[PDB]
Context: bound to proteins that are not shown
RNA sequence: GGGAUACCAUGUUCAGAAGAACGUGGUAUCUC
Numbered sequence: 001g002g003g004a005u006a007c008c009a010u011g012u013u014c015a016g017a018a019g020a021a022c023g024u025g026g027u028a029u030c031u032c
Base pairs, nucleotide, nucleotide: 001032002031003030004029005028006027007026008025009024010023011022012021013020014019
């Protein structure tokens, strides 16, 4: 220097058949 899960709050997007999921940032533990 990079990388990830999650709490608190809010929203966008993915697609383009159909309808759903993820994200935004604040804090933190850990990890490479």
Shown are 32 nucleotides from a PDB entry: RNA.
Released in 2004, the model rests on solution NMR data.
Keywords: dsRBD, RNase III, AGNN tetraloop, protein-RNA complex, RNA BINDING PROTEIN-RNA COMPLEX.
The work is reported in "Structural basis for recognition of the AGNN tetraloop RNA fold by the double-stranded RNA-binding domain of Rnt1p RNase III" (Wu et al., Proc.Natl.Acad.Sci.USA, 2004).